[PDB]
Description: Primary citation: Dantsu et al., Rsc Chem Biol (2023), "Insight into the structures of unusual base pairs in RNA complexes containing a primer/template/adenosine ligand". Solved structure of RNA, 24 nucleotides shown. Ions in the entry include magnesium. Crystals were grown from: 0.02 M magnesium chloride hexahydrate, 0.05 M MOPS, pH 7.0, 55% v/v Tacsimate, pH 7.0, 2 mM hexammine cobalt(III) chloride. Entry title: GpppA dinucleotide ligand binding to RNA UC template. It was solved by X-ray diffraction to 1.64 A.
RNA sequence: U
RNA sequence: GACUUAAGUCG
RNA sequence: U
RNA sequence: GACUUAAGUCG
Numbered sequence: 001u
Numbered sequence: 002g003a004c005u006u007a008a009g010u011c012g
Numbered sequence: 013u
Numbered sequence: 014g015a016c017u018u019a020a021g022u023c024g
Stems, first nucleotide, its partner, number of pairs: 002023010
Other pairs, nucleotide, nucleotide, family: none
């Protein structure tokens, strides 16, 4: 993420 | 990704 | 409810 | 009953  | 608690919308 |  | 939102939990  | 699901659940829990809360608000909102739709049915 |  | 679904979805959206906020917080939290599990995997």